[PDB]
């Protein structure tokens, strides 16, 4: 913070042999 | 069957004290 990288925090959609409760 | 924590993939959104342009 007008474009981007990076990150962090949240939203939605989707997946899991080898993390769990009950 | 009901659910809790993670992780990977794709869109999106925010921010006084990370960077390039």
């Nucleotide at each position: 913070u007008g474009c981007g990288g990076g990150g962090u925090c949240c939203c939605g959609g989707g997946a899991g042999g080898a993390c769990c409760g009950c």
Solved structure of RNA, 43 nucleotides shown. Primary citation: Nagasawa et al., Chem.Commun.(Camb.) (2025), "Crystallographic analysis of G-clamp-RNA complex assisted by large scale RNA-binding profile". Entry title: pre-mir-125a internal loop in complex with G-clamp.